[PDB]
C1' cells in the first nucleotide's frame, strides 16, 4: 500500500 | 434516535 476482521467520527437513501 | 443499505476521513489487530 491492497486485502481480511474490529471500532469512532461524519455523510446519502430508506424502514420503524 | 433505532434499524437496513452505501461511501468518505480516522483508529487497533492480521496477512500478503
Nucleotide at each position: 500500500a491492497g486485502a481480511g476482521a474490529a471500532g469512532g467520527u461524519c455523510u446519502u437513501c430508506u424502514c420503524u